An RNA structure (16S ribosomal RNA, nucleotides 13 to 891) from Pyrococcus abyssi GE5, in which 856 nucleotides are resolved. Ions in the entry include magnesium and zinc. It holds a match to the Rfam family "Archaeal small subunit ribosomal RNA". Rfam links the family to the GO terms structural constituent of ribosome and ribosome. The entry has 17 different proteins, among them 30S ribosomal protein S8e, 30S ribosomal protein S17 and 30S ribosomal protein S15. The depositors describe the entry as "IC2 body model of cryo-EM structure of a full archaeal ribosomal translation initiation complex devoid of aIF1 in P. abyssi". Coureux et al. published it in Commun Biol in 2020: "Cryo-EM study of an archaeal 30S initiation complex gives insights into evolution of translation initiation".

Context: one part of a larger RNA, bound to proteins that are not shown
RNA sequence: AUUC
RNA sequence: GGUUGAUCCUGCCGGAGGCCACUGCUAUGGGGGUC
RNA sequence: GACUAAGCCAUGCGAGUCAAGGGGGCGUCCCUUCUGGGACGCCACCGGCGGACGGCUCAGUAACACGUCGGUAACCUACCCUCGGGAGGGGGAUAACCCCGGGAAACUGGGGCUAAUCCCCCAUAGGCCUGGGGUACUGGAAGGUCCCCAGGCCGAAAGGGAGCCGUAAGGCUCCGCCCGAGGAUGGGCCGGCGGCCGAUUAGGUAGUUGGUGGGGUAACGGCCCACCAAGC
RNA sequence: GAAGAUCGGUACGGGC
RNA sequence: GUGAGAGCGGGAGCC
RNA sequence: GGAGAUGGACACUGAGACACGGGUCCAGGCCCUACGGGGCGCAGCAGGCGCGAAACCUC
RNA sequence: GCAAUGCGGGAAAC
RNA sequence: GCGACGGGGGGACCCCCAGUGCCGUGCCUCUGGCACGGCUUUUCCGGAGUGUAAAAAGCUCCGGGAAUAAGGGCUGGGCAAGGC
RNA sequence: GGUGGCAGCCGCCGCGGUAAUACCGGCGGCC
RNA sequence: GAGUGGUGGCCACUAUUAUUGGGCCUAAAGCGGC
RNA sequence: GUAGCCGGGCCCGUAAGUCCCUGGCGAAAUCCCACGGCUCAAC
RNA sequence: GUGGGGCUCGCUGGGGAUACUGCGGGCCUUGGGAC
RNA sequence: GGGAGAGGC
RNA sequence: GGGGGUACCCC
RNA sequence: GGGGUAGGGGUGAAAUCCUAUAAUCCCGGGGGGACCGCCAGUGGCGAAGGCGCC
RNA sequence: GGCUGGAACGGGUC
RNA sequence: GACGGUGAGGGC
RNA sequence: GAAGGCCAGGGGAGCGAAC
RNA sequence: GGAUUAGAUACCCGGGUAGUCCUGGCUGUAAAGGAUGCGGGCUAGGUGUCGGGCGAGCUUCGAGCUCGCCCGGUGC
RNA sequence: GUAGGGAAGC
RNA sequence: GUUAAGCC
RNA sequence: GC
RNA sequence: GCCUGGGGAGUACGGC
RNA sequence: GCAAGGCUGAAACUUAAAGGAAU
Numbered sequence: 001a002u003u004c
Numbered sequence: 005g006g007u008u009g010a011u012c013c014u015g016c017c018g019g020a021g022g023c024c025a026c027u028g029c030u031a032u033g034g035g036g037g038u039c
Numbered sequence: 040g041a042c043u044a045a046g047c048c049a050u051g052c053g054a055g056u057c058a059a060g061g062g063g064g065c066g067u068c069c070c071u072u073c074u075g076g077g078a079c080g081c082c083a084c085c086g087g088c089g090g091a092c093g094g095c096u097c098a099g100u101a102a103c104a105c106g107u108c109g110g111u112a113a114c115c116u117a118c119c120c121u122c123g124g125g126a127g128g129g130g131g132a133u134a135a136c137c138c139c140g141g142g143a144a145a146c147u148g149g150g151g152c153u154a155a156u157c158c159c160c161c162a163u164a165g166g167c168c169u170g171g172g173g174u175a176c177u178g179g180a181a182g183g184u185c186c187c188c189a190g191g192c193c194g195a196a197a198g199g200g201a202g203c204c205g206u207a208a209g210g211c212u213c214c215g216c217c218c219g220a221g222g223a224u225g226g227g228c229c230g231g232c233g234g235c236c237g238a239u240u241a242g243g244u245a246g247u248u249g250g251u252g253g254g255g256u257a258a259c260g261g262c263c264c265a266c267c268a269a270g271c
Numbered sequence: 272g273a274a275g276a277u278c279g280g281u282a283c284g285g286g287c
Numbered sequence: 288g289u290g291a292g293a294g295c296g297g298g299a300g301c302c
Numbered sequence: 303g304g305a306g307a308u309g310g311a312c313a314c315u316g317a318g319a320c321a322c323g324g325g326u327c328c329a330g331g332c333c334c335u336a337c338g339g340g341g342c343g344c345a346g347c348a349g350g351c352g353c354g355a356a357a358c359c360u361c
Numbered sequence: 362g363c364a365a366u367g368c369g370g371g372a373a374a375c
Numbered sequence: 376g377c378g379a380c381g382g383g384g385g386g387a388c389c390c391c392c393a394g395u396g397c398c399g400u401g402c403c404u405c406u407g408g409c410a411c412g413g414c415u416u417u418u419c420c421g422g423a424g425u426g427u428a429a430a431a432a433g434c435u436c437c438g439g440g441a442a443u444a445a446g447g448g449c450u451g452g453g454c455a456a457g458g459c
Numbered sequence: 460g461g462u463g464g465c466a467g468c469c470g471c472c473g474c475g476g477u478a479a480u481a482c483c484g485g486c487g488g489c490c
Numbered sequence: 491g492a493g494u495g496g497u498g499g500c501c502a503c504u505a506u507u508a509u510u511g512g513g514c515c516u517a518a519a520g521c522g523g524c
Numbered sequence: 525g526u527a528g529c530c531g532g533g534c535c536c537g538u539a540a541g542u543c544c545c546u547g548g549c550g551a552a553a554u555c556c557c558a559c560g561g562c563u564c565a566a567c
Numbered sequence: 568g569u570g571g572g573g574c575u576c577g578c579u580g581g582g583g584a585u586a587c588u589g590c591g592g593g594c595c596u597u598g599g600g601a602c
Numbered sequence: 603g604g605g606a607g608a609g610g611c
Numbered sequence: 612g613g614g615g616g617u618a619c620c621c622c
Numbered sequence: 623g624g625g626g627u628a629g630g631g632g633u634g635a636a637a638u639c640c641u642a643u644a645a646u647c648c649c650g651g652g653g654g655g656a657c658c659g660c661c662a663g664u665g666g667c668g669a670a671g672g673c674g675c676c
Numbered sequence: 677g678g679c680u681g682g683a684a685c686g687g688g689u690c
Numbered sequence: 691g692a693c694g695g696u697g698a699g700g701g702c
Numbered sequence: 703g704a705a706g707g708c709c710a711g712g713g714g715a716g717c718g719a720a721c
Numbered sequence: 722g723g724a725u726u727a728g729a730u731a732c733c734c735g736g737g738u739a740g741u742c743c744u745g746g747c748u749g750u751a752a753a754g755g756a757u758g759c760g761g762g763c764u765a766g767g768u769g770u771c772g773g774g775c776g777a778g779c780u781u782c783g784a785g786c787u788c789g790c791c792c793g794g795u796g797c
Numbered sequence: 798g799u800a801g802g803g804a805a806g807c
Numbered sequence: 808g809u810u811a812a813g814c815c
Numbered sequence: 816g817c
Numbered sequence: 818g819c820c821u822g823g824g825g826a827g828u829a830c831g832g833c
Numbered sequence: 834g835c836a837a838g839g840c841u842g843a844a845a846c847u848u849a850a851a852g853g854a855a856u
Base pairs, nucleotide, nucleotide: 004019005017006016009856012853013852021501022500023499024498025497026496027495028494029493032393033392034391035390036389037388040353046351047350050348051347052346055088056087057086060085061084064081065080066079067078068077069076070075095306096305097304105233106232107231108230109229110228111227114226115225119222120221121220122219123218124217125216127161128160129159130158131157136151137150138149139148140147141146165193167191168190170188171187173185175184176183199214200213202211203210204209235280236279237278243271244270248268249267250266251265252264253263254262283303285302286301287297288295289294308329309328310327311326312325331342332341333340334339359383361382362380366379367377368376370375396414397413398412399411400410401409402408403407419439420438421437422436423435424434425433448489449488450487451472452471459485460483461482467474468473512820513819514818515806516805524701528696529695530694532595533594534593535592536591537590538589540588541587543583545581546580547579548578549577555572556571557570558569559568598693600690601689603685609680610679611678613676614675615658616657620653621652622651623649624648625647629640630639666673667672706748708746709745710744711743712742716741717740721736722734723733758817759816761815762814763813767797768796769795770794771793772792773791774790775789776788777787778786779785822848823847824846831841
Other pairs, nucleotide, nucleotide, family: 007014tWH007851cWH008010tHS011854cWW014518tHS014851tWW015850tHS016849tWS019454tHS020503cWS030387tWH035566tSS043354cWS044352tSS045096cHS048349cWW049349tHS049360tWW052378tHS054089tWS056370tSS060155cSS061154cSS062083cWW063082cWW071075cWS072074tHS084134cSS091318cWH093322tWH093323tWH098305tWS101281tWH104234cWW112178tWS113228tWS113258cSS114257cSS116224cWW125196tSS126215cWW133154tWH134153tWH135152tWS143335cWS163195tWH164194tHS166192cWW169189cWW172186cWW174175cHS177181tWH181183tHS195217cSS197215tSS202212cWW238276tWH239830cWW240277cWW241272tWS241273tWS242276tSS246249cWH247269cWW247270tWS250261cWH256258tHS286552tWS292511cWH293510cWS302551cWS306345tSS313324cWW314321tWH315319tWH316318tHS321324tHS330343cWH335338tWS344347cHS347378cSS348360cSS354356tHS358384cWS362364cHS363379tWH364381tWS365380tWS371374tHS382429tWS382430tWS387492cWS391565cSS394417cWS395445cWH415441tWH416442tWH418440cWW418443cWW426432tHS445491tWS446493tSS447490cWW453470cWH455489cSS457486cWW462479tWH464476cSS473481tWS508821tWW513519tWS518820cSS523669cSS523702cWW525526cHS525699tHS526698tWH527697tHS532692tHS539540cHS542584cWW544582cWW554573cWW561567cWW562566tWH585586cHS585587cHS596691tWS596692tWH598691tHS602687cWW604684cWW606682cWW608665cWH618655cWW619654cWW626646tHS627644tWS627645tWH628641tWS628642tHS629645tWS631638tHS632637tHS633635tHS635724cWS637723cSS637734tWS655715tHS663674tWW668671tHS685773tSS691693cHS703749tWS704750tWH707747cWW713741cHS714715cHS714740tHS718739tHS719738tWH720737tHS725729tWS729731cHS747835cHS748837tWS757812cWH764811tWW765798tHS780783tWS799808tHS800808tHS800811tWH802807cWW803805tHS805854tSS807812tWS822850tSS825845tHS826844tHH827842tHS828843tWH829842tHS832840cWW833839cWW834836tHS834837tHS
């Protein structure tokens, strides 16, 4: 952290 | 993380976050609330 | 103590107030008394208002139950607010209290005496229905409101209570009673739209859908009824 | 009334 | 309540 | 906002109820009685039993 | 526990 | 007058703000443990006001004392941590 | 230091057969 | 860190419900044809 | 192939869908911000 | 606690504009059909 | 209109 | 609707 | 019907079977049902199943 | 030899 | 002179 | 709407589930 | 029925019923397979081949042969 | 068989 | 791979 | 686009 | 028009 | 549907893989  | 002596896929199970009810072992203090 | 049990419940408490509506019982202080007149305080009973709100739980309900926008010209409403008008005459029982009780309890009988803002009648104001005729008001629109004739049915009220002023009449102002027109507060009823799952559930309905004439309701409506259809 | 009637199932509706 | 949002799930306690 | 007062039916008084601490009847429970008759229903607040994995002071 | 918020009663204190 | 509402009692109900010491110098395994000196009083015990319908908590002041106060789960990979 | 495919662990993959970083105790360490 | 673990339920994880935004030759899946 | 969804080019009307402005509504609590009162904060 | 906004995304009284959809007239020929 | 074809009876 | 072609079985 | 005379057939190897009432083999005739070879072609026609003598 | 269905090409046709 | 595409349920 | 199977009438050479 | 074999309910051999064929109906199934639903627009080339048309060149003037182009099918 | 698409076969 | 399993 |  | 891990299973029960 | 059969079509439970294309 609108993720792997 | 998991299918193969080794590789790329489809696909499902599991780990890792938040809230609600029951419970094991432990607990010094004050305030606020529609418990 | 919501998830199972909207299962059962010992004991206390959860709704009363008014003595400025009324006649009585008990106590105490003053005057005046054989007969008293009072004042003040406690208590139950008639009488008024409230107990339909407030507190609790989510069983039933797929429904005009709820949310939102509109309607009632088809309806009721004690307490409260404004305006406009009335309170004129009669009558009557019975609680408290006294004399007897019945019953194990729950409770309840017979006789006497008494009062009201208690109860009942008369009259008038007023309310309701139908016929005929005027055009004054609101509204988008009068089966409504207002005026004049006629025929009927229903039908009110407590001048009651407390202080003061004057010798007394009598006032001053405080709390009240009845009718009418309107509001307000609280509701009843009615529409348009909006929000679950199932086809291994396909047809369902017969006061069911509508019309004509009525009853009933505070009120519109198959809400009920008698006839005519065959709709939904 | 196949744009799901009828009958079953579950459920108090909303602000939140 | 949960999610970056689209959404998915619940409607005991306060009105 | 709606609905219910152990389940089902029904009326009286009132401006308003077919009324949780007001009235009848049936069904299903319980209580007092001198055996003739009487009564009661906390989904109000504390407290008790039962059920359950699961929820407090008779101020 | 009726001292506060309110309700019922009462002319009012209550 | 009112088990409405208001006040307390019981309980890891949900949120917010704090404690279980601090400072100096030396020794050692150096993040920490000890030995010496000093300091403070939130919390803890006594006491006076204020508070509250009455109490109790809370809040302002006195007098003692570092004194009264740390568990639970993990330790092969996912996944922080031992090849003893 | 114990136990020896026995006791036990394990959300998933997987540990244990007399030389266990994976079970059970001690002492270190991590959130 | 006054907490920290165990069992059950819903959301994200999941582009494993897809309007934004998935698939159908050989992996699940094009009706035998019109 | 029936219902339903999707449908060729130009010209003239209407104003239902759609878009902009404006009156009456969608209770309070709950949600976001700034300031003020309890020591700050929760409230 | 005082003020500003959002939320219940949904109703309804009016005025304005016609690009696209809908609805009413007219005119075409590329799609489809007939010969 | 001029042609192609194991389309069918 | 009508006309054939070879192959196979039986007499 | 005519000619001929001892096997034929089948198998990895055999056997069941047919044959002396004359088979297999060759020739002259009579009948009977089913199928349309080579040309033939990732050639043609049909919605698919399918459709081949003139 | 007879009846019948569909498609391609050419087309200032409808 | 737009008479079109697709086609749940039904039909060959 | 191939093949197979079924119900009635015909036909039967080659091939041939059962036997 | 004959064989093979540890068995041989099978493969192999000699026979054989229904079926396969025709007329009238029912059934509605396949690896019914391009394992690829149907209509429209667009996005390099090369090369065979079947049907129509067009333009050239040959020709034993044939409904013939070869080359190039446009449209529709079928292959790499 | 280019561009492009696909886990590759294609 | 223009007779798409490409972009609409 | 169905 | 159909698909949503492998089996149970194209099965049981109902309908045409 | 004359039968053989066609069409529609779940759940209790059980399991960590079952499948595909290529080295």